[PDB]
Record summary:
An RNA structure (Isoleucine-tRNA), in which 76 nucleotides are resolved. The structure was determined by cryo-EM at 2.3 angstrom resolution and released in 2023. Among the 51 different proteins in the entry, which are not shown, are 30S ribosomal protein S19, Peptide chain release factor RF1 and 50S ribosomal protein L27. The work is reported in "Structural basis for translation inhibition by the glycosylated drosocin peptide" (Koller et al., Nat.Chem.Biol., 2023). The entry also models zinc and magnesium ions. Rfam match: tRNA. Rfam's curators write: Transfer RNA (tRNA) molecules are approximately 80 nucleotides in length. The family is grouped with related families in Rfam's "tRNA clan". It is annotated as a transfer RNA.

RNA sequence: GGCCCCUUAGCUCAGUGGUUAGAGCAGGCGACUUAUAAUCGCUUGGUCGCUGGUUCAAGUCCAGCAGGGGCCACCA
Repeated sequence: GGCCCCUUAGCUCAGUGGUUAGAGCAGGCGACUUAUAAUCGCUUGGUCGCUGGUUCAAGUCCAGCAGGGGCCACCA
C1' cells in the first nucleotide's frame, strides 16, 4: 500500500434499527441498619471518535477524514 475491527454518560461502555440511547458500577437524594456495610426504590446525565452528502423522520444505509491497534503486503 491492502483489508478490517472498534474507538458513544463522570469512569465507561452496547447495540439492532429511519436518529443522540439501554444499562452495570460511580454521583445525587429516599427506604433500611444498633451504626457501617451491602441491599432495594427513585432520579442523574453522549455533536453514537468527527465530517460531509443521501434519506416522508438516517450517528447507521453510502462517501471524505481522524483514530488506534491485529494479521498480510512493501527490491527507488